Solved structure of RNA (18S ribosomal RNA, nucleotides 1 to 607) from Triticum aestivum, 581 nucleotides shown.
The 2024 paper behind the entry is "Boric acid intercepts 80S ribosome migration from AUG-stop by stabilizing eRF1".
The source organism's lineage runs through Eukaryota, Streptophyta, Magnoliopsida, Poales and Triticum.
The entry is indexed under ribosome, TRANSLATION.
Entry title: Wheat 80S ribosome stalled on AUG-Stop boron dependently.
Rfam match: Eukaryotic small subunit ribosomal RNA. Rfam 15.1 lists 75,755 matches to the family in 2,556 species. The family is grouped with related families in Rfam's "SSU clan".

[PDB]
Context: one part of a larger RNA, bound to proteins that are not shown
């Protein structure tokens, strides 16, 4: 290193293959083994079966604290103050890890499309009217957990009844104009009109309409 | 006097007429005081921020979605269409375009350029091993897409799921029971069985990378770290110098000698010199803890601090040595070797490769 040796014959020159020679980020299996420094590991057969344990919870100065505790301690008018477990409440847990059975234009890959869709979050911007006869806002509901306490059931974040309490849980309920335009329209005069007081946030469905030329 | 936007919209958006048993449109909470009275009355004010509701952009996605591209195989020539197969129309459904699905109508879809089907010890890719160049086989796995969580399947909640460390049924396998009933899902990490040729610890921690919550703080068998590891891959010891030497070739006399130049070496021959491999103070390291890299004081005579493993007929590097066997036992990838003188067998010597490594077994280039 863009490379070959050995086997068919008495002996030759082909054809052939057999056999050697090198590697594997390729597995296993043996013999062997002092130092650094790196690291692959139940993927293949059984996507076969699993004793235990652990792998997802979560608090801020900014939703709710006399339920029982702490530590200050009160002058004993107000405070659950300041730190708080527990519990109600919001969010998470759809990511991450593990694997490779099913799948042969299929997953995929490089290239597209969305004028055919959702998007909690972020960033930015933006938000009237709820009824009052729009002549400028109209009032405050019980009931549940942490807790106390009766009990069932071999039974376990099985599981019932009563007593209290709290919301940014849950239910209500107050709304910001010229109404800016549009329809009716007493009467006034004749209207091309003036018009007195009745009828309109934002969405959500429908339908009618606007959203403009080609140069003298 | 006509004036936004696209290649491309009845497009953006604007009147208008109704129409909704409206998802809205703040009864929410923090520190910080600090202006000046109108009744001087937490007085009239008015700040910054915490959460929340609604539209549109945006962003983190998705979902479907155009072209072109995948191994064998024809002893696999036709498949598809009643009861969706291909179109077209109206509708249901969706998040939204479609036969998605639903009436009705039409006969088409697809195929030697391989349909449809059958294999595959088949997820795709990015890679991977060989490599003169063209190649040839591999890709379970740490990054990207996809899937599934013992077989199917059906759903709830939510902004996302047809989620299984959610739940209902069944289909199989099993646990407890106090016999009435109750709970299930390691193809997450660790470990048992079992299958096999064929694979580690029921260890520590959130310190690092990040990620999640209401959060500057909590949690992470994610990840890190350590034990086990000759998978692979790095570096790199197992002695250096001297002089003696019975001795060996040159080289200075080269005739005739003879020694002496590099030491070539049997040499448990001799002499100090050098260091780690170990082992240990400390320090350092680390999340803590070890190991490493520094470094007190021990750490070499050669029998020990001792390097193997495959070979010696050829190929192929290296015996025409010696005892044993006698077409036995055996060796041999191939050719061969072994019936009383074996360069092939079993041993001893003594050489030869590679060397902390080397062989054999399969798949493969």
């Nucleotide at each position: 290193u863009a490379c070959c040796u050995g086997g068919u014959u008495g002996a030759u020159c082909c054809u052939g293959c057999c056999a050697g020679u090198a590697g594997u980020c390729a597995u296993a299996u043996g013999c062997u083994u002092g130092u650094c420094u790196c690291a692959a590991a139940g993927a293949u057969u059984a996507a076969g079966c699993c004793a235990u344990g652990c792998a997802u919870g979560u608090g801020c100065a900014a939703g709710u604290a006399u339920g029982a505790a702490c530590c200050a301690a009160u002058u004993u008018g107000a405070a659950c103050u300041g730190u708080g477990a527990a519990a109600c409440u919001g969010c998470g847990a759809a990511u991450g890890g593990c694997u490779c059975a099913u799948u042969a234009a299929a997953u995929c890959a490089g290239u597209u499309a969305u004028a055919g869709u959702u998007u909690g979050u972020u960033u930015g911007a933006u938000g009237g009217u709820a009824c009052g006869u729009g002549c400028u806002a109209c009032u405050c509901g019980g009931a549940u957990a942490a807790c106390c306490g009766u009990a069932g059931u071999a039974a376990u974040u099985c599981u019932a009844g009563a007593g209290c309490u709290a919301a940014u849980a849950c239910g209500u309920g107050c709304a910001a104009c010229a109404a800016a335009c549009c329809c009716c329209g007493a009467c006034u005069u004749c209207u091309g009109g003036g018009a007195g007081g009745g009828g309109c946030g934002c969405a959500u469905u429908u339908a009618u309409u606007a959203g403009a030329u080609a140069a003298a | 006097u006509c004036c936004g936007a696209u290649g491309a919209u009845u497009c953006a958006u604007g009147a208008u007429a109704a129409c909704u048993c409206g998802a809205c449109g703040g009864a929410u909470c923090g520190c910080a005081c600090g202006g000046c009275c109108u009744u001087c009355g937490u007085g009239c004010c008015g700040g910054c921020g915490a959460c929340g509701c609604a539209u549109c952009a945006u962003u983190c996605a998705a979902a479907u979605u155009u072209c072109u591209g995948c191994c064998c195989u024809a002893u696999c020539a036709a498949c598809u269409u009643u009861c969706g197969a291909u179109g077209g129309u109206a509708g249901g459904a969706u998040a939204g375009g479609g036969g998605c699905c639903u009436a009705c109508c039409a006969u088409g879809g697809u195929g030697g350029u391989g349909a449809c089907g059958g294999g595959u010890g088949a997820c795709g890719g990015a890679g991977a091993a060989u490599u003169a160049g063209g190649g040839u086989u591999c890709g379970a796995u740490u990054c990207c897409g996809g899937a599934g969580a013992g077989g199917g399947a059906g759903c709830c909640u939510g902004a996302g799921a047809a989620a299984c460390g959610g739940c209902u049924a069944c289909c199989a396998c099993a646990u407890c029971c106090a016999a009435g009933g109750a709970a299930g899902g390691c193809a997450g990490c660790a470990g048992g069985c079992g299958c096999g040729c064929a694979a580690a610890u029921u260890a520590c921690c959130c310190a690092a990378u990040c990620c999640u919550g209401a959060c500057a703080c909590g949690g992470g068998g994610a990840g890190g770290u350590a034990g086990u590891g000759a998978c692979a891959a790095u570096a790199a010891a197992u002695a250096a110098c001297a002089a003696u030497a019975c001795c060996g070739g040159g080289c200075g006399c080269a005739u005739u000698a003879g020694u002496g130049u590099c030491u070539g070496g049997u040499a448990a021959u001799u002499g100090g010199a050098a260091u780690g491999a170990g082992u240990a103070c400390a320090a350092u390291c680390u999340a803590a803890a070890u190991c490493c890299c520094u470094u007190a004081a021990c750490g070499a005579g050669g029998a020990u601090c001792c390097a193997u493993u495959g070979g010696a007929g050829g190929g192929c590097a290296a015996g025409u040595c010696u005892g044993g066997u006698g077409c036995c036992a055996g060796c041999a990838g191939c050719c061969g070797c072994g019936g009383u003188a074996a360069u092939u067998c079993c041993a001893g010597c003594u050489c030869c490769a590679a060397u902390a490594g080397c062989g054999u077994a399969u798949a493969u280039u």